[PDB]
Context: bound to proteins that are not shown
DNA sequence: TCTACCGATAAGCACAACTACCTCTCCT
DNA sequence: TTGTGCTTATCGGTAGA
C1' cells in the first nucleotide's frame, strides 16, 4: 500500500 | 380408442434485505 | 432465516381424428 472482524456518530 | 398443449402444485434458484461518516485491530 | 420473483418437473385433464 489493498482487503476482513468489531465497536462507534448523525437523521 | 391413443397423444397435443394446459392448468395448478413442489423444489431449487436467485436478490434483497437504509444513507452519511468515524475509529482500532487483524490479516494477505 | 424469510420474502417474493422465476425456471424445472410432476400429475392428471379433456378435446380431437
Nucleotide at each position: 500500500a489493498g482487503g476482513a472482524g468489531a465497536g462507534g456518530u448523525a437523521g
Annotation:
Shown are 56 nucleotides from a PDB entry: RNA, together with DNA. Ions in the entry include zinc and magnesium. The entry has 13 different proteins, among them DNA-directed RNA polymerase IV subunit 7, DNA-directed RNA polymerases IV and V subunit 2 and DNA-directed RNA polymerases II and IV subunit 5A. The sample was in a buffer at pH 7.5. Method: electron microscopy, resolution 3.4 angstroms. The entry became public in 2024. The work is reported in "Transcription elongation of the plant RNA polymerase IV is prone to backtracking" (Fang et al., Sci Adv, 2024). The PDB entry is titled "Pre-translocated Pol IV transcription elongation complex".